An RNA structure (FMN riboswitch), in which 109 nucleotides are resolved.
Released in 2009, the model rests on X-ray diffraction data to a resolution of 3 angstroms.
The work is reported in "Coenzyme recognition and gene regulation by a flavin mononucleotide riboswitch" (Serganov et al., Nature, 2009).
It comes from the structure "Crystal structure of the FMN riboswitch bound to roseoflavin".
RNA sequence: GCUUUGAUUUGGUGAAAUUCCAAAACCGACAGUAGAGUCUGGAUGAGAGAAGAUUC
RNA sequence: GGAUCUUCGGGGCAGGGUGAAAUUCCCGACCGGUGGUAUAGUCCACGAAAGCU
Repeated sequence: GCUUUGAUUUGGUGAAAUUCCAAAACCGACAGUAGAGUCUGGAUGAGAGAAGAUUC
Repeated sequence: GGAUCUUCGGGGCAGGGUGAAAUUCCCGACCGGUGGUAUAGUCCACGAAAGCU
């Protein structure tokens, strides 16, 4: 860097919200193992970032 | 704004049923990464995993 893996509507308020409020829904890697979003494992890891310090 | 370096950077099954055995099935409970944007697990763009380069 490119791919793969998964899921929201209704009502309300507002100038503006699939983000707030109400309601009712939906989704969730890989390995292990009686089938795992929640245990164990990679992992005292990696991380999109977020803070600070030093210095032109 | 550019270099240099330090620190930080993920939460959650109580209770109950079945069984030889399940926090994995069933009842029920609970959880919600980073950036964007009127405050987001579900929109837009990313991250860990697996793949290709």
About this RNA: Crystals were grown from: 0.1 M Tris-HCl 8% PEG4000 0.2 M MgCl2, pH 8.4, VAPOR DIFFUSION, HANGING DROP, temperature 293K.